[PDB]
Context: one part of a larger RNA
Molecule: 18S rRNA, nucleotides 1 to 975
Organism: Saccharomyces cerevisiae
């Protein structure tokens, strides 16, 4: 934070719009620009095109080390510190970006699974395996 | 009559022999690991069940042989109930006082189940049931490297939990009829069965039916449409907006397809088509910035190819590594907050001077004027320091510096009306120009071009476009329609909207609350 | 401005919860148990009159308590389940402020301590208190309600007959059909709403048929003679085929004068000679009938 004013006539009161006035997490642009705090930002038009760099990798005492690795020194003649590479394991389905699609779709609030799957975390849980 | 003091091969890295202009291309030869791959032992007692050598005939009985973890697939069974007592057929279970008798009898959850769970008969290219690792090195007694034994890790089946997911019930979207019927194309609506799925379901398929939506707007079209939390506008009611910090969805040049995995129909994964398009030694090979920077293009329209994991938090085998998530600076008048550009004296006149007071006579503070003077004050900057920071930077603090007009010099619009502020001067003469609108300008222009002065807002002010208020000019609140725009020529009429009155009124109690009458006290 | 004030008869106002008045009903389980039937032992009677009492096990009126309870809805209250941010708003001296969610004491040599509220959502769903308004269901050929009446055919099985399985009896309950009982047995007005019947009227309301009126134009016949038409004034035109004027008679189509009005009727357009047929309508009257049947109307339709 309950207000209007200017323009039709010779003058009048109306209708009625045009114009003014105020604000915008509302964009641009113009001129101007000292200090503090705060700090949005290639959405609009082209979900158009992209050089280059970077953006996802990961190891504990506790899976795998004869590195012709490094230190060595061990007490160590299987190994024993540290440890590239590689295997194994996990992760890369999170994040971040954009708004093209989409109008009973999505989304919101409200329900349902007696309609399913679920790494992981947490808590439970396995005396039976061969053989007449 | 089985390794369990522990089964078996295979590969990488690596070694060496190589191909190619070229790539995170890889060949062939030789080695070697596992919590990789592939195998495969283990353990108490009982009970119950089938099969049954035989024994001995009645009440009839039995040695010993098998089978019984879990998971899978199918069928069957229990999973009881509102309150009572009998009679039988079938197949067998106790007992006793060998007649015939039975009593205490057991069973969870839900509103609800064919639920949890259990039982029987079997099924299965048979799921799981530790051949794993780190630290400890103690204890028995026959002293064997015997038996035993601690704290953890990684695994593992099923259930629960947690993090989720996938479908799902109810109601709710903007403009449009110059969209009235739509759906069953080649599933449209339902039924039965299957298939498929994690699972329901026309999800798909067979077969059968003819259903499903619609003026209470279906169906179609449009949207310069992702939904919401929210935003702008403040009498109320509304009107407009929401790409965008959070939630949800969707997508990764366009489409489809899929591999891997608990999870993706993933794109900083693959595969194909389409459209783009880079390298080449021309044989081939390779890329998807709607991540962060940066470039082109587009356009009125939007910043650095910077620093760092210190914070916030995520991931992994993981206190460590990594993280353009995120944070830091850079650019930045998008918005927003706070608010310097001056303050105070002296003098000289006017006098606001209340006066005294007959008169240039004159009390005396406080106004206004300056080519007149005086010192104080302060950060903008600048800069030792310390502070800040991951390192820096700025801020906050602070030595040395830093104010007198050409500086440390505020602007943007405007001065006829609406509208605050000129009748001043010069210029121009229906020209140039101004003017949202009314209008100004043709020779004394308050309106153009200017000097002066003046007004308004001020680190900000204008312009354009939109939008909200003003607008009771969209009106539910709340408009208008005889003549200003506007009652269909007339009546019927379906949808829609609306629709006379009346049915327990009146009385009588009970209990407990709440701001005032009084009053006291002190704030 | 502030507090405290509690009980009162000293007035008031206001609200919450309970009963009584024909009124708590509906449904359900619980409570105590009348009456009723029955077993069995007893007695009385101017009647078996079953009176009345003890007693065996059945049936549970009434009454009492508790939970659930809208015929079907709208509406309204109060709540739950509810994200932060943002909005509103409390606390707090970021030096003020926009903010932030911090902070505040002290022996500050090993400490103490208040916070991080609250409101909001107007749809729908869910839970809940209310029953005015507004809808809605029910007894009419009774195919109605209620019930300590009593049968029925069905369907379901608790528990008792060892256990399991099948069947069968009795028993119980649900549904349904009867039967008997209880009952004030069941139907609101009759709208200066609406419709329908009825009565006497009224009208230029309508359809078809029918009748009439003069006029206008034309024609036949007719008498007479020079103009006649038309206009502000003329002109075109017509005319000794006699125009115009007159007379008799006839044909055709239209119209419906005067009476005709601030009079009537109809939905509007519109409707005016007579009479006959046709079906219609308002108003009035009405102690007639139905009883909400109505108002207005996109689409659509008559005129």
């Nucleotide at each position: 934070u309950a207000u209007c004013u200017g323009g039709u006539u010779g003058a009048u009161c109306c209708u009625g719009c045009c114009a003014g006035u105020a604000g915008u997490c509302a964009u641009a642009u113009g001129c101007u620009u000292g200090u503090c705090u705060c700090a949005a930002a290639g959405a609009u038009u082209a979900a158009g095109c992209c050089a280059u760099g970077c953006a996802u990798g990961u190891c504990u005492a506790a899976g795998u080390a004869u590195a012709a690795g490094c230190a060595a020194u061990u007490u160590a003649u299987a190994c024993a510190g540290u440890g590239a590479a590689a295997c194994u394991g996990c992760g890369a389905a999170u994040g971040g970006c954009u708004c093209a699609u989409u109008a009973a779709a999505u989304c919101a609030g409200u329900u349902a699974u007696c309609g399913u799957u679920u790494a992981u975390u947490u808590g439970a849980u396995a005396g039976u395996u061969c053989c007449u | 009559c089985u390794a369990c003091a522990u089964g078996g091969u295979a590969u990488a890295a690596c070694u060496g022999u190589g191909g190619u202009a070229a790539u995170u291309c890889u060949a062939g030869a030789g080695c070697u690991a596992a919590u990789a791959c592939a195998u495969g032992c283990u353990u108490a007692a009982a009970a119950u069940c089938u099969c049954g050598a035989c024994c001995c005939u009645u009440u009839g009985g039995a040695a010993g042989a098998g089978a019984u973890g879990u998971a899978u697939u199918u069928a069957u069974u229990a999973g009881a109930u509102a309150a009572a007592a009998a009679a039988u057929c079938a197949a067998u279970g106790u007992c006793u006082u060998c007649g015939g008798a039975c009593u205490c009898u057991u069973u969870g959850a839900u509103g609800a189940u064919u639920c949890a769970u259990a039982a029987u008969a079997a099924c299965u290219u048979u799921u799981c049931g530790a051949a794993u690792c780190g630290c400890a090195u103690g204890g028995c007694c026959u002293u064997g490297u015997g038996c035993u034994g601690g704290c953890g890790a990684u695994g593992g089946u099923u259930c629960a939990u947690u993090c989720a997911a996938a479908u799902u019930u109810c109601u709710g979207c903007c403009c449009u009829a110059u969209c009235a019927a739509c759906u069953u194309u080649c599933g449209a609506u339902g039924g039965u069965a299957g298939g498929a799925u994690a699972g329901u379901g026309g999800c798909c398929u067979a077969c059968c039916a003819u259903g499903g939506u619609u003026u209470c707007a279906a169906c179609g079209g449009g949207u310069a449409a992702c939904g919401g939390g929210g935003a702008a506008u403040a009498a109320g009611g509304g009107u407009u907006c929401g790409a965008u910090u959070c939630c949800g969805g969707a997508g990764a040049g366009g489409g489809a397809g899929c591999c891997u995995g608990a999870g993706a129909a993933a794109c900083g994964g693959c595969u194909a088509c389409c459209a783009c398009a880079u390298c080449c030694a021309a044989g081939g090979a390779a890329g998807g910035c709607a991540g962060c920077a940066g470039g082109c293009g587009c356009g009125c329209a939007a910043a650095u190819u910077a620093c760092c994991c210190a914070a916030u938090c995520c991931u992994a085998a993981u206190u460590c590594a990594g993280g353009g998530a995120g944070g830091u600076a850079g650019u930045g008048a998008c918005a927003a907050u706070a608010a310097a550009u001056a303050a105070c004296g002296a003098u000289a006149c006017a006098g606001g001077g209340c006066c005294c007071a007959u008169u240039c006579g004159g009390g005396u503070c406080u106004u206004g004027u300056a080519a007149u003077u005086g010192g104080a004050a302060u950060g903008a900057g600048u800069a030792c320091a310390a502070u800040g920071u991951a390192a820096a930077u700025a801020c906050c603090u602070u030595a040395a510096c830093g104010a007198g007009g050409a500086a440390c010099a505020a602007u943007u619009g405007g001065a006829g009306g609406g509208c605050a502020a000129g009748u001043c001067u010069g210029g121009u003469g229906c020209c140039a120009g101004c003017a949202g609108c009314c209008g100004c300008g043709g020779u004394a222009a308050u309106u153009c071009c200017a000097g002066c002065u003046c007004c308004a807002a001020u680190a900000g002010c204008g312009u354009a476009u939109a939008u909200u208020a003003a607008a009771g000019u969209u009106g539910u609140u709340g408009c208008a329609g005889u003549u200003a725009a506007a009652a269909a020529g007339c009546u019927c009429g379906u949808a829609g909207u609306u629709g006379a009155a009346c049915u327990u009124u009146g009385g009588g109690c009970c209990c407990g609350g709440u701001u005032g009458g009084c009053c006291g006290g002190u704030c | 401005a502030c507090u405290g004030g509690a009980u009162u008869u000293c007035c008031a106002a206001c609200g919450g919860g309970g009963c009584c008045u024909u009124u708590c009903c509906u449904u359900c389980u619980g409570g105590c148990u009348a009456a009723c039937c029955u077993u069995g032992a007893g007695u009385c009677c101017u009647u078996g009159u079953g009176g009345c009492u003890c007693u065996u096990g059945g049936c549970g009126a009434a009454c009492c308590a508790g939970g659930a309870c809208u015929u079907u809805u709208a509406c309204u209250u109060u709540g739950a389940a509810a994200a932060a941010a943002u909005u509103a708003g409390a606390g707090u001296g970021u030096u003020c402020a926009a903010a932030g969610c911090a902070g505040g004491c002290g022996u500050a040599u090993u400490g103490c301590u208040c916070g991080a509220a609250u409101a909001u959502a107007u749809u729908a769903g869910c839970a809940u208190g209310g029953a005015a308004u507004a809808a809605u269901a029910g007894a009419a050929u009774a195919g109605g309600a209620c019930g300590u009446u009593u049968g029925g055919u069905u369907c379901u099985a608790u528990u008792u007959u060892g256990u399991u399985g099948g069947u069968u009896u009795c028993u119980a309950g649900g549904a349904c059909c009867a039967u008997c009982g209880u009952a004030a047995u069941g139907a609101u007005u009759a709208a200066u709403a609406g419709g329908g019947a009825c009565g006497g009227u009224c009208g230029g309301g309508g359809g078809c048929a029918u009748c009439a009126g003069u006029a206008u134009u034309c024609a036949a016949u007719u008498g007479u003679c020079a103009g006649a038409g038309g206009u502000g004034a003329a002109a075109u035109u017509c005319u000794u085929g006699g125009a115009u004027u007159u007379a008799u008679u006839g044909a055709a189509g239209a119209c419906u004068a005067a009476c005709u009005a601030c009079u009537g009727c109809g939905a509007a357009a519109g409707c005016a000679u007579u009479u006959g047929c046709c079906a219609a309508g308002g108003a009035c009257g009405u102690u007639u009938u139905c009883a909400u049947u109505a108002a207005u109307c996109a689409a659509g339709a008559a005129c």